RNA sequence: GCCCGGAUAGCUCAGUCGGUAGAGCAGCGGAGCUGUUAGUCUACGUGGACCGACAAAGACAGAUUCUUUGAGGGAGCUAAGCUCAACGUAGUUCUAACAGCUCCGCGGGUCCAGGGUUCAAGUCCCUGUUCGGGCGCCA
Numbered sequence: 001g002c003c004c005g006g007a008u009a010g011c012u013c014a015g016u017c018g019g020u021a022g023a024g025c026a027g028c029g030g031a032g033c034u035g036u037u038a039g040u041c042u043a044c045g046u047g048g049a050c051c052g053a054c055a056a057a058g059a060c061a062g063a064u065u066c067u068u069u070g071a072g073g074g075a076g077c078u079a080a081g082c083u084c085a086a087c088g089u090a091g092u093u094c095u096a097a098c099a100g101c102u103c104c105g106c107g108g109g110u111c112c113a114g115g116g117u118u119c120a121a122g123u124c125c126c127u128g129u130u131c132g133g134g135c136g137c138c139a
Stems, first nucleotide, its partner, number of pairs: 001135007011024003019119001027106013042090001045087002049083001050073002054070006112128005
């Protein structure tokens, strides 16, 4: 460079022989449940709280010196109630973000771009545009 063929909604694709363009998840909304994670709320357990010329590690305003974790003590003997807080296991305890259903309800597009035929173009004709696919060109 030549010849065939595609572009239609967010996506993937339908559109009759020229006669209000539309389907499926996706979306968005209404509703009813499911399951994960972090905090919360009710039960049942678990270990602490105080003591100190005790240990270890930190702190520092030097004090009745403190803080965490322990060894040891548990104060005449057993037993229930209850305060603060740590951990854990369960609950159809409540909150939040995330994930999936299911039901129900929905809008929608300059039909690639530009001209023509026609009462009428997504649809037919000329024209390119770009995504395809054969052929050719070069060596």
Method: X-ray crystallography, resolution 3.4 A. The entry became public in 2021.
Shown are 139 nucleotides from a PDB entry: RNA (RNA promoter stem-loop A fused with tRNA) from Dengue virus 2.
NCBI's taxonomy places the organism under Viruses, Riboviria, Orthornavirae, Amarillovirales, Dengue virus.
Rfam match: Dengue virus SLA. The family's RNA type in Rfam is cis-regulatory element. Gene Ontology term of the family: viral RNA genome replication. For this family Rfam cites "Structural and functional studies of the promoter element for dengue virus RNA replication" (Lodeiro et al., J Virol, 2009).
It comes from the structure "Dengue virus RNA promoter stem-loop A fused with tRNA-scaffold".
Crystallisation conditions: 100 mM sodium cacodylate pH 6.9, 9% (w/v) polyethylene glycol 8000, 200 mM KCl, and 100 mM magnesium acetate.